[PDB]
Context: bound to proteins that are not shown
């Protein structure tokens, strides 16, 4: 040199909310 | 006024974060008997896997071993 | 005594360890 979780973080798919627009009427 | 979908923030739920190699004789779960400082292993000596061109380091491990290392928790 | 550990039936289970790090040769 090392052993352990906590987590924070990334991506993928499914959702929700908040801007800012682009078609339909 | 109303739909829908384009992008960016948050948030929520599930999943991957090596490929591969090696186990099947191995490993996790259940419940009981059984040791527990003359158990037992992260400790010695030798091997396995990782492991390849080839030799190691770590980290699991099996096998007597206890000489050295030593105890995790209420 | 409450962790792990020995085996032990049912184990229906299918799990489990390591993983781009130091040198040599290519």
């Nucleotide at each position: 040199c090392g052993c352990u979780u906590c987590g924070c973080g990334u991506u993928a798919c499914a959702g929700u909310u908040a801007a800012g627009g682009c078609u339909c009427u | 006024a109303g739909a829908g979908c384009c992008u960016u923030a948050a948030u929520u739920g599930u999943a991957a974060a090596a490929c591969g190699c090696c186990u099947a004789u191995a490993c996790a779960g259940u419940g009981a008997a059984g040791g527990g400082a003359u158990a037992u292993a992260c400790g010695c000596u030798u091997g396995g896997g990782u492991u390849u061109g080839u030799c190691c380091a770590g980290c699991c491990u099996g096998a007597g071993c206890c000489u050295c290392u030593a105890u995790g928790c209420c | 005594g409450g962790c792990g550990c020995c085996u032990u039936c049912a184990u229906c289970g299918u799990g489990g360890g390591u993983u781009a790090g130091g040198a040599c040769a290519u």
An RNA structure from a metagenome, in which 125 nucleotides are resolved. The sample was in a buffer at pH 7.5. The structure was determined by cryo-EM at 2.87 angstroms resolution and released in 2025. The entry also contains a protein, not shown here. Primary citation: Yang et al., Nat Commun (2025), "Insights into the compact CRISPR-Cas9d system". It comes from the structure "Cryo-EM structure of the Cas9d-sgRNA complex".